[PDB]
Primary citation: Stoldt et al., EMBO J. (1999), "The NMR structure of the 5S rRNA E-domain-protein L25 complex shows preformed and induced recognition".
Shown are 37 nucleotides from a PDB entry: RNA (5S RRNA E-LOOP (5SE)).
The entry is indexed under PROTEIN-RNA COMPLEX, RIBOSOME.
It comes from the structure "NMR SOLUTION STRUCTURE OF THE 5S RRNA E-LOOP/L25 COMPLEX".
Protein in the same entry: RIBOSOMAL PROTEIN L25.
NMR data were recorded at pH 7.2 and 298 K.
Released in 1999, the model rests on solution-state NMR data.
Context: bound to proteins that are not shown
RNA sequence: GGACCGAUGGUAGUGUCUUCGGAUGCGAGAGUAGGUC
Numbered sequence: 001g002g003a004c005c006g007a008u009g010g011u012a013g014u015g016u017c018u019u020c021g022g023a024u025g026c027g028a029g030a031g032u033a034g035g036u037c
Base pairs, nucleotide, nucleotide: 002037003036004035005034013026014025015024016023017022
C1' cells in the first nucleotide's frame, strides 16, 4: 500500500467606510470532490 497535484463551499483569518459609536464587506491553510501519470 496506486502515486502526485488539489478546486468550490466551509470555518479560522482579514479588512473598508468612519464626526470612533455604528455599519458593512473580501475569506485561508489543510482536508474533500476531482484532475493528471